Released in 2003, the model rests on solution NMR data. HIV-1 frameshift inducing stem-loop: 22 nucleotides with solved positions.

[PDB]
C1' cells in the first nucleotide's frame, strides 16, 4: 500500500472504531 468482519447513522453508498493477512 492493498482486502475482509462486525456496530452505529441516514435513505443510497457512504463516515467511524476494534481486529487479521502479504
Nucleotide at each position: 500500500g492493498g482486502c475482509c468482519u462486525u456496530c452505529c447513522c441516514a435513505c443510497a453508498a457512504g463516515g467511524g472504531a476494534a481486529g487479521g493477512c502479504c
The entry is an ensemble of 20 models. It comes from the structure "Solution structure of the HIV-1 frameshift inducing stem-loop RNA".